[PDB]
Context: bound to proteins that are not shown
RNA sequence: UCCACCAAAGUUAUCGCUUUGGUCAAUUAAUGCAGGUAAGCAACAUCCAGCAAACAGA
DNA sequence: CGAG
DNA sequence: CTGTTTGCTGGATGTTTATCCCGGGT
DNA sequence: ACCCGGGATAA
Numbered sequence: 001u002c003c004a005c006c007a008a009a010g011u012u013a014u015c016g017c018u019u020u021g022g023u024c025a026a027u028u029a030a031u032g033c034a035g036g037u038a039a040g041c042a043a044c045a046u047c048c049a050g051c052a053a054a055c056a057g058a
Numbered sequence: 059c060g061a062g
Numbered sequence: 063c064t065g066t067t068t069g070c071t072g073g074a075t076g077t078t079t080a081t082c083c084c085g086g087g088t
Numbered sequence: 089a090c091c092c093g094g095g096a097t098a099a
Stems, first nucleotide, its partner, number of pairs: 002016001004023007031042003043077015078099011
C1' cells in the first nucleotide's frame, strides 16, 4: 500500500526523475465499439495452479 | 524480467 | 513462510428436453 | 371414473 492520457524543457531517443501547458463520465451509473437518427460487429460459467491488497499467525 |  | 475474501492471469470442458405414473382430491 | 401435481428416468 500510492500512480489517467497528450506535449515542452532540465537532456544527450534521460529514469515509477523533476518543473510547466492541455485534456476528464466524476461514478457504489450502464451489455462495450462506431453510424449519427436506421443497417454491423463482440464467448461465457465453473473449477483448478499461480501472483497482488487487507488481516492473523510463524 | 526486476525485486525483496 | 503458513491460512480466508477479493481480483488478475492462465488451462480444460459444456451451454435441455420428452415421458411415465403414483399420491391425492372430487 | 377424471384430473392436478411432481418425482424420477433417459436421449

Shown are 99 nucleotides from a PDB entry: RNA (Parasitella parasitica Fanzor 1 omegaRNA) from Parasitella parasitica, together with DNA. The entry has 2 different proteins, among them Peptidyl-prolyl cis-trans isomerase. Ions in the entry include zinc and magnesium. It was solved by electron microscopy to 3.2 angstrom. The entry is indexed under Fanzor, Eukaryotic, RNA-guided, nuclease, Gene editing, RNA BINDING PROTEIN-ISOMERASE-RNA-DNA complex. The sample was in a buffer at pH 7.4. The depositors describe the entry as "Parasitella parasitica Fanzor (PpFz) State 4".